[PDB]
Context: bound to proteins that are not shown
RNA sequence: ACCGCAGUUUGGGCGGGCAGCUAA
RNA sequence: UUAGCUUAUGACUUCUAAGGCU
RNA sequence: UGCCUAAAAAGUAAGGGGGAAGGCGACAACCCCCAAAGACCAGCCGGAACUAUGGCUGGCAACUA
RNA sequence: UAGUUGAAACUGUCCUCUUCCUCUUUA
DNA sequence: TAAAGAGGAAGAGGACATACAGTTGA
DNA sequence: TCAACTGTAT
Repeated sequence: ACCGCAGUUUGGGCGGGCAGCUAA
Repeated sequence: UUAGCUUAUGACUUCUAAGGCU
Repeated sequence: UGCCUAAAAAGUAAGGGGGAAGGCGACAACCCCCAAAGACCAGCCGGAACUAUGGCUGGCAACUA
Repeated sequence: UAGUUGAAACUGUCCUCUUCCUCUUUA
C1' cells in the first nucleotide's frame, strides 16, 4: 500500500502488515 | 531478534491438484 | 530419491500486560489490572483553492517547563 | 505561573433505464 | 482489440417521507 | 385505560 475496529466518509488514532538494502 | 530506507490493492496456520532441482 | 514453491479448500487475529481448560496450528473459552480519537463547547472573520475548511476571541480538558 | 494539542461534513429510501467491471466464446 | 451472455455492482433522475374511526387487550 | 393495531379515505 492494504485489512480490522471505532455511526458513514476524508486527514488522523490503536492494531495486523510480504520481500530487499544498511546498522545494531 | 531489533532500529532505519526502498516497497506489496492485506497478514498467518493445516492439507492437498500442479510446477522446480536432484 | 529427497527437498522446495504452491491455485483451490477449511480456518486464526487484528487496544496494552499476567494466569489459564482446549486447539495438529495460526491461537484461545474464562479470570485479574491498565488505557480509552473518525478527538470539546460558543461566538466572529474568510472568494474557504493548492491540501476533504484557514485564522481570532472566550471557556473546558490533556501533556510539558 | 508560562507554553503545546484537542480538524471537517453528513437526506436517505424506492423504482426504472443507462453505464462500469469480471469471466467466458467467436473473430 | 470487438462483440454477445451471465452476473455483480453502481449513476441518472423523479417522488416521497398519512389522518381519523373502530377494535384489542392486558 | 391507554398504547397498539387494523380499517377507511386519497

The PDB entry is titled "Structure of Cas12p-TrxA-guide RNA-target DNA complex(33-bp dsDNA)". This is an experimental structure of RNA, together with DNA, with 174 nucleotides shown. The work is reported in "Phage-associated Cas12p nucleases require binding to bacterial thioredoxin for activation and cleavage of target DNA" (Wang et al., Nat Microbiol, 2026).